[PDB]
RNA sequence: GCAGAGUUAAAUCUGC
RNA sequence: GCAGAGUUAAAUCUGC
Numbered sequence: 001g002c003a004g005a006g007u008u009a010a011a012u013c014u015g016c
Numbered sequence: 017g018c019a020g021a022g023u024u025a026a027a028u029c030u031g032c
Stems, first nucleotide, its partner, number of pairs: 001032005007026004012021005
C1' cells in the first nucleotide's frame, strides 16, 4: 500500500 | 435527538 473486523468525528439524503 | 442509506478522515487488531 491493499483487503477484513471494530470505534470515533464530519458531511449529504430520508424516516420517526 | 434517534433510526436508515452513502461519502470522508482518524484510531485499534489481523491478512496479503